Context: one part of a larger RNA, bound to proteins that are not shown
Formats: sequence, structure tokens, C1' cells
RNA sequence: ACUGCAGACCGUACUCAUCACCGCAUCAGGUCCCCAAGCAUACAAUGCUCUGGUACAUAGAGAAAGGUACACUCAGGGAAGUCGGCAAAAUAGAUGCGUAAGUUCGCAAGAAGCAUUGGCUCUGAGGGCAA
RNA sequence: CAACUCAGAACUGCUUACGGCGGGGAAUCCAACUGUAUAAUUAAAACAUAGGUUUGUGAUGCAUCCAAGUGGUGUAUGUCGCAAACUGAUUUCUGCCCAGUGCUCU
RNA sequence: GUGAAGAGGUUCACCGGCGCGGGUAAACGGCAAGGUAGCCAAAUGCCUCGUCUUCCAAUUAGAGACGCGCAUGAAUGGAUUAAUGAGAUUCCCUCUGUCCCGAGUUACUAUCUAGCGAAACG
RNA sequence: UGGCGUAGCAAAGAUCUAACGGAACGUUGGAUACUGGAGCGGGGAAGGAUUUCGUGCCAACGGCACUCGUACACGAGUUGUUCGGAUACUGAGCACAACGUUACACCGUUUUUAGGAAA
RNA sequence: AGGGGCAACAGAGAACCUGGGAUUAUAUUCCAAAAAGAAAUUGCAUG
Repeated sequence: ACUGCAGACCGUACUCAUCACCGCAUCAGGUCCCCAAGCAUACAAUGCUCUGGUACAUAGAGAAAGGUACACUCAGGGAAGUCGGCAAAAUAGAUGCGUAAGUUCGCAAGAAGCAUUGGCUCUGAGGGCAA
Repeated sequence: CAACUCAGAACUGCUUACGGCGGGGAAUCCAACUGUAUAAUUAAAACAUAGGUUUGUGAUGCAUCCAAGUGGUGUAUGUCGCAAACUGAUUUCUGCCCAGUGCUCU
Repeated sequence: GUGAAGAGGUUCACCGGCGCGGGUAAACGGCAAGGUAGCCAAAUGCCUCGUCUUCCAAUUAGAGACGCGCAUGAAUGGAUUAAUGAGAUUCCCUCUGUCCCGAGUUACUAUCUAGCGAAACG
Repeated sequence: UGGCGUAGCAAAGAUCUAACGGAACGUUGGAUACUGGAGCGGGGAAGGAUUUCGUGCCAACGGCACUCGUACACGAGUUGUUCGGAUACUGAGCACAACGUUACACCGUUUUUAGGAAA
Repeated sequence: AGGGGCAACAGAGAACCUGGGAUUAUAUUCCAAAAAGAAAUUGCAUG
């Protein structure tokens, strides 16, 4: 090296959450950690989709007024509304231009301000390892 | 053999047609700024802040806890430290008054 | 504590931190001194919607001046400040249902039903 | 008890169908959506402690209903040399001892004016 | 030379993996001699 025997204790289910915890509740609140796809995209935004899950949130009929809304639209006017531009609208991505005062020289600055942006069929550029 | 960005060009289209995505400017007040903060009506201009000053203090110390002690905290420290206060970035300036009161000193 | 008186308790007497004096206001504060530099009808000004100018058709607003400052002012900090701000405030452009002056649509309510089913109040 | 079968049970988009079941909502198939990987996903801590699972049940509860349930009843279920924990680290910390203080230890230091080694 | 202990299930420490036709419900825990199997590891002992 080998082989022989032995290797004891407790945990171990389930949950971890719009029903399993706290909130007098199966309470729209709260509660640490881990794994975390595809497409668009700058993306863990947002939208949507395979997997895994759901279809549980009482339902029905129809569509008065008044409401709530994470719903809109509104001629002409455009803040006259109002205490007050409250709320809504509006701006918006990227690229190229352009960017004032003031300034502690860093900024202000995405200042501001114009501009172009789709589709399609092409072109050009930008590399690797060999022979 | 491998990307996928940028660039350009024609042609062509628009109903200006997802989602998502800053409205802007000119001034005055306040606070310099980020921050904190009245959980459940106030997020501010308040608090903090850096910066400023001032005070105590060399360990027998200073501030300070404890009912108490060869107890405790700053202090595992040592004046570029600690403890106490006020002001509140920077720039700039902080005048005059010590009688009162307070503090200090004899 | 030390003396004295008393019979002693005791009593009287003598010795044992203040007062004055000084300093300090980036102490509290004032403007003893009399508000300096500044800044303002300012979040600080009663009077007061001050006055002037600027903004509008018109402005108790705002900005800018002015300063008889009721009652500004210097680390109880003064002034000034770029950047910052879900801070206060004024105006501008854009924008819009804020408005003129409302209309239409949606979805959930409400409405009517099946089930279920309180409360406040009284 | 009146109010009152009223106010409501309107947050998160959603169900439809057939077959079967049943005394009458579930189950399966299909359809349809949704969640949309910071998920009504899959595992854990804390917490809970049987909720797990099966069978049955549906009296009561599941704010409507249930044939279903995290409800009810009955029976089951959790397997470790290696997972985690302890055995066996230290940390912010704590405190027994002693000693001290306190009318008093239910305080304080955390080594003890203190001979703390046991082989 | 400085008494004893505790204090972390996210720090330090820490020998095991898969496959299963293995459950109604547990599995890195169950499986049976061809252990489905394969390991590592601790203690003692053995040639």
C1' cells in the first nucleotide's frame, strides 16, 4: 500500500405568501436569500413569447343619471379658467449640426435651436488562421 | 473561415402610423451642494454639511457616567488629540460697546 | 479652632470665601457704546396697494431703483454667489377641455338579477 | 332590533366547449387567454408546525357556490459517516468564578492584592 | 505567565457523487451483492 470492522447525536414533511409568516382575516399592506429563457431594445425599461405555472379573485342581464379610471377624442380660441397652468397636454429615441448669459472655469448644457430618420435592392469600410 | 457595427447609394413609401422616452426659457427669495428629517396632515427655507471661530484641556487632565468601588465613557486616545459651543461651502466682510449679566483672573 | 465670663448650660471675643480690581462680545447681548461696511417696503417696512421706473389693454403681483428702515445689519453673522432644489415667487414660449362650453366614446361602478350580506345611526 | 335583503361583495384584464362525475362545482380532452425568468415559476431563512400525502368528506368554515379546499375525519409520511447543526473557530458581545461595592447582588470589573498548571 | 464558558444554521470550518423503473407523500438521506453504482473520509486493527 492493503484489508477488516465501525462510523454516534439532532434537523430533514410542507410553507415561505394578493389563502400557510406579521398585520384580530385566506387583509390589495409588510417580509432576507438563490436560479432566471426568446424576440424587439441601449435595456432586468417596455411590450410580447417557449418552459414552469395559471384560469383563483362571486356571477348574470343589459348599458339611466352621477361617479371611479393605472380611458380616450374634441370645431374655433388658447390660461380668458384658477389663489395658483392645479390637472391635462406638451417635450421625447438616435445621428449630425448648434448651443447664452453667468461661472468657483468644473460647469451652465440634453442649454436653447434647427435637421435627418421607414422600406428596399447595393456598395464601402472595419478582422482571424493558415498556404 | 468569422463577426456586426458605421458609412454611403440609388429606388421606393408614409395615413408621420407600437412600446418606451427631457417640455423650454428669463428672473427674484431661501438654502451653497449630496444628504437628513415630524412612521400616520408640515420634506422646508428646518437639521446635517464642509468651511469658519471660540472654549476647556498635558493624564494630578478635560468633559463625563455610577448608589457604590483599586467601577465606568471620550481614552485602543495624548494637543494634527479629546471634550464643549456657535456659525454654516467658496468669494468678500465681520464695525463700535466689558456699563449689565455671564466667564475668567487677583 | 483659640481665649475670656459663668457653678455650669452658656455668653461675649478672637481667628476662621467674597468685595473691589482687571480681562473678555466668532460670551449673552447693545448699538458702556450710539448702527460702521453693507443690504431693503427683502421671508425683516406698521404707515402701505409707499414713490418712481419696468412688465399688461389693465397688475394690491413681479423685477429694478429709492430709503423719514414702526422694527435691516454684520459667525444673535452682513453682503454676494456659479452649481444644486419634488423649496417660494414672477413672467415667457410651447401646449393644451383650465376655460369659453360643453359634447361624444370606453371599461368598471351605479342600475336590475342569482347568491351573500354588514355598519353608522336610531 | 329598525335601518335591510339594504350598503355593498366593482383593484390585478377570462373564460368557452364537450364528455364524465355528482343528489346537483370538480376531472379530462379541446379551445382561449394570462403570468412573462425582479413570474399567480423552482428552492431556502425567519415565521408557521401537520398546513404535507392519500382516502373520505363537505355539518360548520373557504364573505357567491362547490361534487372542490390550507376546512373536516381517518390513515399515512420526513431515512444521512459525507447536507446543515452540534462534536470542534473566533467576532461585535455576554457573563460564571473570584474579587470588590451595596442595608441587600437581582451591581460592576471581566480576570482575581492574585498560590486559577493535576499529567 | 495571564481562571471557566458562551456568543455566527449568511463570517471561519466543513470526507459524496451521480443514475434510478425510488414514494400517495422523503431523498446529495432511500437502492443490496453485479449493493445502479462510483468515491472520499474518521477511528481502531490487519497483513

Released in 2016, the model rests on electron microscopy data to a resolution of 2.54 angstrom. Solved structure of RNA (RNA LARGE SUBUNIT BETA, nucleotides 6 to 706; RNA LARGE SUBUNIT ALPHA, nucleotides 1668 to 1964) from Trypanosoma cruzi, 525 nucleotides shown. It holds a match to the Rfam family "Eukaryotic large subunit ribosomal RNA". Its Rfam clan is "LSU clan". The work is reported in "Structure and assembly model for the Trypanosoma cruzi 60S ribosomal subunit" (Liu et al., Proc.Natl.Acad.Sci.USA, 2016). Among the 38 different proteins in the entry, which are not shown, are 60S ribosomal protein L5, 60S ribosomal protein L37a and Ribosomal protein L38.